Solved structure of RNA (OSKAR MRNA) from Drosophila melanogaster, 32 nucleotides shown.

C1' cells in the first nucleotide's frame, strides 16, 4: 500500500384534516 465485509444519524415543509417522498457521511476487524 491493496482490498473487503459490518453496523449507526436527520432535514423539511408541517400545526388545526390527512401527508408525498428521502440525505451526507462514520467507527471496526482482518488477510498478502
Nucleotide at each position: 500500500g491493496a482490498c473487503g465485509a459490518u453496523a449507526u444519524c436527520g432535514a423539511g415543509c408541517a400545526u388545526c384534516a390527512a401527508g408525498a417522498g428521502u440525505g451526507a457521511a462514520u467507527a471496526u476487524c482482518g488477510u498478502c
The source organism's lineage runs through Eukaryota, Allotriocarida, Aparaglossata, Muscomorpha and Sophophora. Keywords: RNA, SOLE ELEMENT, OSKAR. The PDB entry is titled "The structure of the SOLE element of oskar mRNA". The 2015 paper behind the entry is "The Structure of the Sole Element of Oskar Mrna". NMR data were recorded at pH 6.4 and 308 K.